[PDB]
Context: bound to proteins that are not shown
RNA sequence: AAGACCAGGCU
DNA sequence: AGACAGAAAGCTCAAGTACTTAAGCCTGGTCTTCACCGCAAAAACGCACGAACGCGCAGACCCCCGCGAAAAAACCGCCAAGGGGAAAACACCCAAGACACCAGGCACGAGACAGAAAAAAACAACGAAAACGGCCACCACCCAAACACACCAAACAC
DNA sequence: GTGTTTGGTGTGTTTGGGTGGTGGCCGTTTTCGTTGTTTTTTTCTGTCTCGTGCCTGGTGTCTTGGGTGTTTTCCCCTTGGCGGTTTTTTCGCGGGGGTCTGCGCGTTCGTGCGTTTTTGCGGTG
DNA sequence: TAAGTACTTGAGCTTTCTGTCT
Numbered sequence: 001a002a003g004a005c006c007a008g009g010c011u
Numbered sequence: 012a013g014a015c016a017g018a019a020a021g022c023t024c025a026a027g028t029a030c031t032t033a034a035g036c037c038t039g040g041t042c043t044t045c046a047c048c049g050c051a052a053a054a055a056c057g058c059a060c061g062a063a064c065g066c067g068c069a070g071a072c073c074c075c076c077g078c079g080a081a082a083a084a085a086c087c088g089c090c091a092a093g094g095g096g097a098a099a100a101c102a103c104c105c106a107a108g109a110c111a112c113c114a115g116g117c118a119c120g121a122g123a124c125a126g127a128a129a130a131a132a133a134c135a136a137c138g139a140a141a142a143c144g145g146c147c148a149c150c151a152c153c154c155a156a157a158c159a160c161a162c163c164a165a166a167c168a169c
Numbered sequence: 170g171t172g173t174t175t176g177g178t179g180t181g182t183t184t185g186g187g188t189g190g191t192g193g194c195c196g197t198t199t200t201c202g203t204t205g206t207t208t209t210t211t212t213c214t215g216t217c218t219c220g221t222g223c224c225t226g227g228t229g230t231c232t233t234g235g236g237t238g239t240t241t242t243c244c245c246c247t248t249g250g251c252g253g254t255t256t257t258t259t260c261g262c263g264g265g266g267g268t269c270t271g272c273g274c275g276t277t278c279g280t281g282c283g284t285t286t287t288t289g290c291g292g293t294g
Numbered sequence: 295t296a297a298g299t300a301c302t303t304g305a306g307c308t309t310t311c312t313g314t315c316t
Base pairs, nucleotide, nucleotide: 002043003042004041005040006039007038008037009036010035011034012316013315014314015313016312017311018310019309020308021307022306023305024304025303026302027301028300029299030298031297032296033295046293049290050289052287053286054285055284056283057282058281059280060279061278062277063276064275065274066273067272068271069270070269071268072267073266074265075264076263077262078261079260081258082257083256084255085254086253087252088251089250090249091248092247093246094245095244096243097242098241099240100239101238102237103236104235105234106233107232108231109230110229111228112227113226114225115224116223117222118221119220120219121218122217123216124215125214126213127212128211129210130209131208132207133206134205135204136203137202138201139200140199141198142197143196144195145194146193147192148191149190150189151188152187153186154185156183157182158181159180160179161178162177163176164175165174166173167172168171169170
Other pairs, nucleotide, nucleotide, family: 047292cWW048291cWW051288cWW076264cWW095245cWW100240cWW155184cWW155185cWS
């Protein structure tokens, strides 16, 4: 850098 | 000859299987991205040798002091020729321009020859005994050191 | 040139002390067989240097201007050189003294050689 | 993970043609 996971918000 | 039947390819119609999608937007946070493999050479500790350490004796030779002969070293002075300053000038080198070369950069090809690997033996090191070459001691000989003679020949003057 | 006239090489005899020659011996070079390995040999891979080819333009380079700085000349002013005289100390031989360098003997601890442990360094499922 | 569609395959029954046989 990117990928992954997680948590949350508005319908 | 034809009529019957059976065996055919065909053809259709139900089960089983492979494949697909799966709301929109937005905010944060945290985690992780060759793992296990093992030789290199820098290093640990024992062991045994042996080189350098100590110390003691020998005496060689380096330091110091002495006096004399002799010479070089120091000082002074005349002066000449050499270093340095100023001047001419001319043609040697620098500078600027236009035309052109070939150095430089990149590319690819071919392969000579450099670095590595595995084998194999001739050559160098070790221990040993051996004797002769190279060292020390000491002798004698004569080259060059020295002094005395001399002829020669460079230096500078005119 | 002719000319004197100081410097230098050739010549001779003499001294000596330093090189050459020889005896004695000991220690180092060798004669020998064995070990072990550092070569050398061949065969491999595959790097890198040579070769050529094309294009650009940085560089070379041939040439005219010219000016300045090097080469030569004249003059000088001075500072090294050559000589004479005095000073003195370098150097030579001798003697005396002592330090410290070298041999030899004893050793211990320091390093080489080894098995061994290990982190860096580097490959890749 | 749970649906739904498309494709493949295997079971069941037609035609016709080839052999037989009265």
Annotation
Solved structure of RNA from Homo sapiens, together with DNA, 316 nucleotides shown. Method: electron microscopy, resolution 3.6 angstroms. The entry became public in 2025. The PDB entry is titled "RNA polymerase II elongation complex with upstream nucleosome extracted from human nuclei". Among the 16 different proteins in the entry, which are not shown, are DNA-directed RNA polymerase II subunit RPB3, DNA-directed RNA polymerase II subunit RPB11-a and Histone H2A type 1-B/E. Ions in the entry include zinc and magnesium.